[PDB]
This is an experimental structure of RNA (16S RIBOSOMAL RNA), with 84 nucleotides shown. Protein in the same entry: 30S RIBOSOMAL PROTEIN S6, 30S RIBOSOMAL PROTEIN S15 and 30S RIBOSOMAL PROTEIN S18. It comes from the structure "STRUCTURE OF RIBOSOMAL PROTEINS S15, S6, S18, AND 16S RIBOSOMAL RNA". Agalarov et al. published it in Science in 2000: "Structure of the S15,S6,S18-rRNA complex: assembly of the 30S ribosome central domain". Keywords: ribosomal proteins S15, S6, S18, S30 ribosomal subunit, RNA, ribosome. Crystallisation conditions: 1.8 M (NH4)2SO4, 20 mM MgCl2, 50 mM Potassium Cacodylate, pH 7.0, VAPOR DIFFUSION, SITTING DROP, temperature 293K.
Context: bound to proteins that are not shown
Parts: sequence; structure tokens; C1' cells
RNA sequence: ACGCCGAUGGCGAAGGCAGCCACCUGGUCCACCCGUGACGCUUU
RNA sequence: AAGGCGGCCGAAAGGCUAGACGGUGGGAGAGGGUGGUGGA
Repeated sequence: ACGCCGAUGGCGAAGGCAGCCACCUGGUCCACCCGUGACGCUUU
Repeated sequence: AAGGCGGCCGAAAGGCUAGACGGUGGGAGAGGGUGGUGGA
């Protein structure tokens, strides 16, 4: 190299993202069933 | 920025909640960015 952990593993819209820590920030899941009340999906 | 498709009731207007988004409570993550520090 950024080993071991690393995986028939995870995240992202794509390219892609791997030491650890903190901070800033995007997306996502389950629950409740509380609100709005179809406000949604998508093609060039 | 111009075009299709779109659940239930209704002729329509409109309404409804199961879609969407929001509220609150949890979850996992090498998603992005900045600042650090540690090893090889």
C1' cells in the first nucleotide's frame, strides 16, 4: 500500500466508496398510526 | 423547461385512504464533504 477483520457482506443515481477519530451533510429501512389528503411515477 | 402513466367512490366538481410526503420513536451502512491522527 492503508494488512488481518472483508463476506455468497454494505452504501451510492451513475463513475464509484475500505486504517482510525471528530464534525458537517445526502439517501434508506422498521414501528405508530398522529398529520396533510393522491401532493405520485416518469420520457426527451 | 414541453409529454405520457397514476388507487377507491363520483358523470363531473369533488371526496377517500391503502400511494406520497410530513410528525414521533428506533435501525444498518467503505454514501458525500472538512479537519485530524496512526500504521505499513